[PDB]
RNA sequence: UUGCGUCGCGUCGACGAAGUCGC
RNA sequence: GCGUCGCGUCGACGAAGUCGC
Numbered sequence: 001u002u003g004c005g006u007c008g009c010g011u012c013g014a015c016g017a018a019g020u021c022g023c
Numbered sequence: 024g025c026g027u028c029g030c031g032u033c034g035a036c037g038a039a040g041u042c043g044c
Base pairs, nucleotide, nucleotide: 003044004043005042007040009037010036011035012034013033014032015031016030019028021026022025023024
Other pairs, nucleotide, nucleotide, family: 006041cWW008038cWW017029cWW020027cWW
């Protein structure tokens, strides 16, 4: 030397568009 | 139609983030 749920944040994957830029 | 970045949606996962039990 500690659990579960929660929102946020992040990583990875998939996805979205009337966001950005590029082909 | 395709790609970059930003933001988000769904999932798995992470923690010395918030809240609750």
Shown are 44 nucleotides from a PDB entry: RNA. Crystallisation conditions: Sodium Cacodylate, Spermine tetrahydrochloride, Magnesium chloride, 2-methyl-2,4-pentanediol, pH 7.0, VAPOR DIFFUSION, HANGING DROP, temperature 293K. Kondo published it in Angew.Chem.Int.Ed.Engl. in 2012: "A structural basis for the antibiotic resistance conferred by an A1408G mutation in 16S rRNA and for the antiprotozoal activity of aminoglycosides". The depositors describe the entry as "Crystal structure of the bacterial A1408G-mutant and the protozoa cytoplasmic ribosomal decoding site". It was solved by X-ray crystallography to 1.6 angstroms. Keywords: Decoding, ribosome, RNA.